[PDB]
Context: one part of a larger RNA, bound to proteins that are not shown
Molecule: LSUa_rRNA_chain_1, nucleotides 459 to 1532
Organism: Leishmania major strain Friedlin
Order: sequence, then C1' cells, then structure tokens
RNA sequence: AAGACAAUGGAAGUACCUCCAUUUCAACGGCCAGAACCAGCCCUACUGCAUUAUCCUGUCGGGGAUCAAAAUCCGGCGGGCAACGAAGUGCAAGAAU
RNA sequence: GGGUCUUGGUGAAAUGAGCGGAGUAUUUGUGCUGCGCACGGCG
RNA sequence: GCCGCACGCACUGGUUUCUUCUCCGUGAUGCUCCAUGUUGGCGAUGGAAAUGGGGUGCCCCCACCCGUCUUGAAACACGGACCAAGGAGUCAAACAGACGCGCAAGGGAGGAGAUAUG
RNA sequence: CCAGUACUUCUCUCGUACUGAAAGGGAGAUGCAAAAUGCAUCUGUGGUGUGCACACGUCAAAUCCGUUUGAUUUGCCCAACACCGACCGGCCCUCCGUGGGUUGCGUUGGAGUGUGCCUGUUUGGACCCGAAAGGUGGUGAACUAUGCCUGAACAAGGUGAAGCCCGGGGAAACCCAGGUGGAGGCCUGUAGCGAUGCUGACGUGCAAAUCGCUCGUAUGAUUUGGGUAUCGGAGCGAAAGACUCAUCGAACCACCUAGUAGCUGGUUCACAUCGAAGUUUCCCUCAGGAUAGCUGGUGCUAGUAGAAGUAUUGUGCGGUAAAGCAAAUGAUUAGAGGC
RNA sequence: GACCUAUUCUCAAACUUUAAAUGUGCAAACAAACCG
RNA sequence: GCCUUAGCCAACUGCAAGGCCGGAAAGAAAAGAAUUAGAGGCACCAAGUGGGCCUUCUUCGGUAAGCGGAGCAGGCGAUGCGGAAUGAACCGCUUAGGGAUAUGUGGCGUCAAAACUUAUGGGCUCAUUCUCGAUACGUGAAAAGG
RNA sequence: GUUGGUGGAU
RNA sequence: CCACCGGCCCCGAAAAUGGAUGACGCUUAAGCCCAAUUAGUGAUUGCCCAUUAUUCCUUUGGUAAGGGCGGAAACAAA
RNA sequence: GGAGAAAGUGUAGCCCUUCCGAUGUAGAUGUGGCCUGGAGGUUAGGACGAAGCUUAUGGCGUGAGCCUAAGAUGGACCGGCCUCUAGUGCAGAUCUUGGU
Repeated sequence: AAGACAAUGGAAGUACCUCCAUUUCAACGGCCAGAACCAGCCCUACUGCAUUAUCCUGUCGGGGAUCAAAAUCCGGCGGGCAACGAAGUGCAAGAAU
Repeated sequence: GGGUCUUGGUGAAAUGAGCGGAGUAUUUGUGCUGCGCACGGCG
Repeated sequence: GCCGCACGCACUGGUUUCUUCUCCGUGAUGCUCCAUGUUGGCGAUGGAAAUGGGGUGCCCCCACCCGUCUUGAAACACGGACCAAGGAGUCAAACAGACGCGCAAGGGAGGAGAUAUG
Repeated sequence: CCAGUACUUCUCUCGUACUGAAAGGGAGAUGCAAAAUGCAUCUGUGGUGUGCACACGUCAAAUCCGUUUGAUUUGCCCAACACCGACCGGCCCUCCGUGGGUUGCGUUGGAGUGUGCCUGUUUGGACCCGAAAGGUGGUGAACUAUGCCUGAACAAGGUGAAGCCCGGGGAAACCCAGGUGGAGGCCUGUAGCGAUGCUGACGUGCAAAUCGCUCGUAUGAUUUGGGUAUCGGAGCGAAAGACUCAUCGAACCACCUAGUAGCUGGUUCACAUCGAAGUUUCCCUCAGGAUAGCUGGUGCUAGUAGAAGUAUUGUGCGGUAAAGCAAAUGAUUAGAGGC
Repeated sequence: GACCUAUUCUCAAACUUUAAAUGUGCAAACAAACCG
Repeated sequence: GCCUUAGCCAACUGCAAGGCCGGAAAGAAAAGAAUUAGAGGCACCAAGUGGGCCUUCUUCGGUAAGCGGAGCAGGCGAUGCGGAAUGAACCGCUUAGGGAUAUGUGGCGUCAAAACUUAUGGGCUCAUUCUCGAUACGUGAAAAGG
Repeated sequence: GUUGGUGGAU
Repeated sequence: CCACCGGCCCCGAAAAUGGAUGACGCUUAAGCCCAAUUAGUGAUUGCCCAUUAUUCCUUUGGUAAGGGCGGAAACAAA
Repeated sequence: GGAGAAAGUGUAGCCCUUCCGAUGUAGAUGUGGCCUGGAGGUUAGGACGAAGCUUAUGGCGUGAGCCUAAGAUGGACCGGCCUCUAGUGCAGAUCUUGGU
C1' cells in the first nucleotide's frame, strides 16, 4: 500500500517519489497563464421569385333545426387578392460588410 | 455574429470588394414605354 | 387577315422614379532552412524553478491462454514447474533461367613443364 | 620467402551445319534463260503487310517570339510479329512440267564461350528427431527344461494283503473260527516339496510377485548337493507356445545402420511492396503426386494501339416458368343423341 | 347392350400446338470498308 | 484504270484470286442516338494450394435433421471495427499514426451516451405460480373455441 | 372479453 | 334484433439444479399499429454513438508530376 | 542576421512544391536494413583501467537495435568503416545436459 473481482495486460489522468536528462535565472527565459489583431476554416441570424378557383364574398331559391332563429348542406346569378409574418407548396443565388 | 488548448502567425515578399492611391460617377436590377419578329384566340 | 398580348428575342431601343460605389498599383537581384508582438505569475545561482523521461499505488473505461492440426479453439482436443548452455535447408556433382564481368566466329581449359625459385 | 604469384607449346573440348535406320549427301543474290552439275556479274536487305530513331514537308495549341508540345505526308526502315518464296537432307505422287504433297531439334550476313552469383529439378544421411522388421559374425544350460555319474533325506500314528502255527466239522473234495506277520504309485499327520480360497493385508511395499490364516501331497512316476551332456529359426518339453540368467508366437552382444517412412512432432531477427487455393485431366489413384487455373518476380515492345463481367440500335439462337387436354401421345369422372 | 357423335370433371420429370422474364452469338469506318 | 493466273464459264473483258494507279472519307450527321480512376500486345522463371464451410434465389434423395448431393452469386477461411445482451458466416462498414465536424446500422426510464420520462399527435390492450407484450435471421405453438 | 366492418329484420 | 369476418386479449398449452423481453421494472406504458420535430404560428437539419464520409497535421511507397543546381553583387572580429 | 546548396535508385534521404495508395493466413520479392565468430585493408582506444557482468542511467530509432552515465564491479585486451567468409540469431520438438 492492499478487502473478497485469480493474477498479468491497453488507454488516459492523478497522488507520492526520483544517485536521470535538458533549459533558465534580469531592460533576461527554450517555463505557465490572460487578452488583442491578421490569414484560413467551421457554425450561426438577416430572404426573393413563381403558384392558389374543388377557393373567398354578396344575393335568390330549398334544406335543416329551433321556442323562434341562425349554422352544417345543395342549385343559380354578380363580384374577386383569404394576402395579418395569407398558405405547411415548387425553386432560392440573401456577407457591400 | 460568434468559435478555433480543432491550424498557423505578429508582417523576414500581407496581391486584398479587405492593403494603398484617385474619383465620387459608372452600370446591375425594379418600374414605365417604341418598332419589327415571336406566342395565344378566331376566321 | 383581325383581335389579344402576362411583358419572350433583336435594335446592347428609350426614361432616371427607386436601388448599387467605381477605377488603377508593388517579381524572386530570395535556390533552401532557421531567426521578430503585449500583459502578469515563477525564476536574483539554490538542498532553486521549469519541462521531459523513469518508478509505485489508485480511480472511470477496455480486455477469454499461448504454440498447433483443423471448415471451425477460449474449449471438457494435444504439448506446456523455473533458469543457464546447446539445438535443425548444409556440402558436392549434372542441367536450366535471371543478373554481374572478360573475349568474340571464336572462347576456354585440364594435366604437365620451365625459371624468377633455390 | 613461396601449397601463392609471374610464363608456356602442341593438343583437348564447346561452337561456327544439318539430315537419314543406314550405305550416304550437304544450304547466297540478281539477270538472261529453261540446259537430267545451263551461262554471266559480285557495294550486298529473297518478297509483302505492320513497325524506334533520322531526313523532307504540312497542320494545330502554347510562347519570355528565341522556340516548345502534339499530330500527321513521303523515304529508308533497325529490333520484332504475321503471310509467302527459294535452297539442303529423308519419303514420295507424278500428265514428267518454270508440276504437286510433306517431314527435320534445317538455312535465308552468324552468337557463342569462360567465370561469379541467386532461384528451381535430381542423387547422395540430404532441414532435424522417430518404427514393427531384414542380414552377418559371436556369447550364454549359476535362472530354468531334460538324460546320465556319485553322495544325502523322509517325526508319530491307522488299516492289516501273501507266507506260517493252531481249534472244530467232513466219506471225500473242502468249509468255519483264533493267532502270527507286516504288503500297498494305501489313509491321518511333522520336516520337506507345492500353491486352493479369502477374489484378506500390501499395492510410490519388507518385496520389479512378498506376508497371514486356510489348503494339496508327504515310501515314491518322491525331494535335494556336486559333476557332466544337449541351444538360437536352434535346444528341451507327462504339451501351457511352457522354459533357455527380471529378456521368448524366435535369447543376448557388436556390426550393415544416421536402415526406409505418401505418416506424427519441431524448425531461431525487423520493417516495406504485393498476395491465394480446396477446382480441371491422368495416375494400384481416394491422408500422395504430375498437369492447367489462381499468385510473385523479371522484363520486351512504336504510351492510348487488336480494350470492356455495362448499355443502345440492328440481326440470329432457345423450349424452362406459365398455358392446354374443347389439339397429337399417355392417364381420367359423368351425363346426353344416334343406336 | 355394344359401339360412333359431339360434350363434360381432373392431370403429366422421362407429353405438347403456343410461349415469357432473366440469357446467349455477331456488327456498329484508320493493316478495314466504298467508288473507277 | 491497269498487270498476272496452268482458276470458272461456249466465250468475255462476265465471275474468282493476288497486286498497282486514282478519288472520296458528317473519321462518322439528325432522330433520347453511350460511358469509362478507358496505354494494347508478347514472353521467361518459380511458390503455395488440389480435406472446405455458410448464406440468397433454383433445386434432387430423405418423415426429418445443426443430414447427404448439385446450379448462379456473395462471404468466412485469411479480418478486425461499429450494432443485434452473448454467437466464424446476420445488419452497417471494410482497416498508415493522430485531431475537428457529420453520418450508417441501432437507439433516447435506470444499468448506459441521447426526449433531466419530447409534442400544444390519433387509436387499441388487463394478462392469479415456465408469473401478457416488447424474439428480423432465430432460438415456440396447430386444428378448434370465447 | 372488448373494439371495428359487411348484409338482412322490425 | 339476427347471421357473417376482422384487430388486441384469453382457453387449447405437461418435466426433471433456482432463473431469465439481458436485469430491474413498466400499464395517463417504458406495450402494439401509424405519424412528427418544438407544432393549424408563419414553410425544409430534435438528439446520441464508428478504424466509414469531409477536412487539417505527420509518416511511408509510387507506372509518380514539376522546379533549382555556370555560387547574382556586397559584407573581418571586438 | 546565421548556416547549407551533392546532376542524385537505395542514407542523418542534394533541396523545394504537388497528387494518389496504405489491413491480410499459405506464399513471393526488396532493404547505403539490425545482430554474431573469423580473414584482407584502413582508422583509433587501453593500468589516469580492455573484455565480461549489474541497472527506477537516460538519449536516439516505426523496429531489429545503437550510444552515453554509474558501479562504493573487474583486472588485460579491444572499438568504428569498406570488402571476404561461415558450425551466424530460440519460448515450447512427452527436445539434450547441469542446477533449482
């Protein structure tokens, strides 16, 4: 120092030691740290163009329900950009810096 | 905009839209629009 | 042919209302390698500091016994207590190919002798 | 000093030429020509195709404007490859020709030879260690097997064979009873000679076969000392393949012998570039070889060439999957019409 | 009754009229091919 | 054009064969109208091996077998590494010595890195002594029932 | 045992 | 109200040492079938782990690819 | 400001730039690749201490290995380089001999 993981082994640290090596000892270090800037690289934020109709909105009819209504739903007719960060949609090249 | 004890450096050649100099105007797109051709519809 | 043109190609067509910067510049007379900042801590020659090696323990993780035959070994397959010294593709002859050297229509001995040498 | 070095002739050997079983024969080109040994010249690739370098041109790209890098045309083409021809030797067919088929480890301006070194095949002890066996010559009968010569040994008891004596019976032949005696490959049992059971003890022992109790025999085909005779493919054996000095379905010692092994075991430093096969054919071949394939090394050749485990287009090949039995072959259920 | 005639139900490694997918051979301009 | 042949045909200026001279040549157009980490060819010398085994599709014998025998391809053998708890052959990937970033197969309750048990997603399920389920290869389950 | 879907009643 | 047929669950379901979704455990799952990435709010990559991929440093070997190799001139320590 | 600058397969690679590959049993090949006993040369060392032996003696090399330090060890021989040569490298063979 150590339970009982048989022991040995690898990888990376740490505690303690070192009859080993090298370096330094001053407007000087070939030691340990912090911050600043430069080149490169890495990861962030900042985004435009096309499309929409089986859609949007009024009015008439029937249809439904209610206590009477409205609403879900179906025809016609008249207007349209659902545009708030519209849309879960098809591309995107936004670093003068 | 931040990271690089995940890389090198402190200008012993910095090639830079970034360093230096001179201008402060070019010319990319958007908007509007001319002629001819092209494209769509009808005949 | 007429009517439409969402704004396609050419004329680098017009307009400048919005948007954007533009143009020049340093070879090596350096073949190659090394050599240059800032602020603190430690270091003022010591039984010093620092950085690498070396030793022992510990923690988290990883990790079946070697050699061998075999399709397949860690194996309930064989050989394996420890250390020292020893221990196994050699020599000769015939042939062939690759590579090195000399000479070349020629190349080369062998056996033996002779005298420098007795 | 010196098993070295220096020097040498003829010769010998490999090669410059091959071919046939052998007797034997034996290789240039061109031109004219067509002779059953034709003639003439000697600065010369026998021909064709593909083919380094060099020479003559041309076109691209690049350019520091001096030149470079690629292509291509033509000439000659070196090394080399392919297709032919001619000639030499053998064997032929033949219409006999300026013809034809073939064969050689042949020729067509040589490429050998001596030596060093590595790898591979072979013989030798043959990378190292290992048989059961085979052969030649000698040593043993103190263990133990058997014969022979000459010596030694067997306590104590039981049973009671022949021969002998005597009593009784009987006409005779003979019969009955009591003693004596001491026979036997006889019995109980010491010494001796052995070895049945406990499947006892021990089983790294007292001991490479012993110990305890129990057991067989013990006057005989008995046990034992010394001497002497018979042995290795041989001796001896009341016969078990028993014994022959701890060795026997062939003793021991030395040698041939380091016997052979397609089988088992082993086989000693480090990095680097590459990197498999268990398949084919033949083998008295099936646990082994040779042979092709897979792999390494060495290269040669004009470096984009004669490329491809892949598409497309065009053009050929096919009888599996599926389908059919209302079509051929072969199976197989039922009803209907004619009949 | 047997037979013929069309049907009908179920089938085949050593049965087939038909017939795939994956395959397999050749060719696709420089020693070649084309035209006088 | 042309030359040669002892080849064919009744003949040749016809066919066959070997050459010479000359021309043309998107060097291969357009119609989906190839591509190449696309230098071809030729030799010499020699090793190990000649017991294989597994899997995917197709199969023959066998009731079947971790059984025997074949076709095409990929593997282990000869090979680690990351996953399936564990496994020669399964999944991913294939390997000089080291950092950073991002993924593959597989995962995100603890063991064990990741949803400190995510959502402002939808349904289904109750299992009493080998004790429901969470088993790719593969390592448990039929007919029949509620 | 629970949770779904086709048809036919009434 | 009757037949039919699906999902999950249950019965059918018996062995030899004590034992195995890997263990604990799990039932507003930590189970099964679908489907997402911070959630009808605004459009494109939730996270973790390799001897693989991209990139940086070093080594080693090429069928390796290039450049330089006429010393430009000048220059004593202390 | 200090050094160097070899016409070069292979080194302590002549120097610099650039690209690509790197695992592997049986097996093949290469290495100015390592180590041992002796020979021909050349160049050194040693009583101010050779060989041999010991190691928490470090340094170098991918590695075989090489070199230095210390011995409070020893007591007389021996290192490097170029060629030549071989009875030239051990962990296991129920391996041999000795000791434990």